An RNA: 22 nucleotides with solved positions.
The structure was determined by solution NMR and released in 2000.
Entry title: Solution Structure of a 22-Nucleotide Hairpin Similar to the P5ABC Region of a Group I Ribozyme with Cobalt(III)hexammine Complexed to the GAAA Tetraloop.
The entry is indexed under GA mismatches, GAAA tetraloop, metal-ion binding, Cobalt(III)hexammine, hairpin, P5abc, group I intron, RNA.
Sample source: The RNA was enzymatically synthesized from a synthetic RNA template using T7 RNA polymerase.

RNA sequence: GGCGAAGUCGAAAGAUGGCGCC
Numbered sequence: 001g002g003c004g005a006a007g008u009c010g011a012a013a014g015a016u017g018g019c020g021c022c
Stems, first nucleotide, its partner, number of pairs: 001022004007016003
Other pairs, nucleotide, nucleotide, family: 005018cWW006017cWW010011tHS010013tHS
């Protein structure tokens, strides 16, 4: 101080609680 994934909800869109990396 940025980041890789995973899982869950709703008719869509969308919003997300955590693991985790120097």